């Protein structure tokens, strides 16, 4: 740099 | 229900 999980949080 | 922050994490 990237999904993705588990929280949490803000915006639809 | 989706995005995005964070915060552990897995896995390329």
């Nucleotide at each position: 740099a990237g999904a993705c999980u588990u929280a949490a949080g803000u915006c639809u």
Entry title: Cooperativity and Downstream Binding in RNA Replication. Solved structure of RNA, 24 nucleotides shown. The entry also models magnesium ions. Crystals were grown from: 10% MPD, sodium cacodylate, spermine tetrahydrochloride, strontium chloride. The structure was determined by X-ray crystallography at 1.55 A resolution and released in 2016. The work is reported in "Unusual Base-Pairing Interactions in Monomer-Template Complexes" (Zhang et al., ACS Cent Sci, 2016). The model includes bound GUANOSINE-5'-MONOPHOSPHATE (5GP).